T-RNA (76-MER): 69 nucleotides with solved positions. Crystallisation conditions: Tris, PEG 400, pH 7.5, VAPOR DIFFUSION, HANGING DROP, temperature 293K.

């Protein structure tokens, strides 16, 4: 750089 | 979308 | 603005 | 009589 | 209390864009 998944109380997180 |  | 851990009370 | 761990509550 | 900004909306954590940060993979050939 390309694709992809994330960012929510200190930490793990649903939405 | 509250 | 669900929970679980932690936190402080008790 | 401390702390922890069971428990039930509050801040964030 | 929703990574940041700019919007669309009566109202955005939620929708649109741009940005910032982290992981995984890919990236001639194997």
């Nucleotide at each position: 750089c390309u694709c992809u998944c994330g960012g929510u109380a200190g930490c793990c997180a649903a939405g | 979308g509250g | 603005a669900a929970g679980g851990c932690g936190c402080a009370a008790g | 009589g401390u702390a922890a761990a069971u428990c039930u509550u509050g801040a964030g | 209390u929703c990574g940041g900004g700019c919007g669309u909306u009566c109202g955005a954590c939620u929708c649109g864009c741009c940005c910032c940060c982290g992981g995984g993979a890919g990236a001639c050939c194997a």
The 2007 paper behind the entry is "Structural basis for recognition of cognate tRNA by tyrosyl-tRNA synthetase from three kingdoms".
An Rfam search finds the family "tRNA" in it. It is annotated as a transfer RNA. Rfam's curators write: Transfer RNA (tRNA) molecules are approximately 80 nucleotides in length.
It comes from the structure "Crystal structure of the ternary complex of yeast tyrosyl-tRNA synthetase".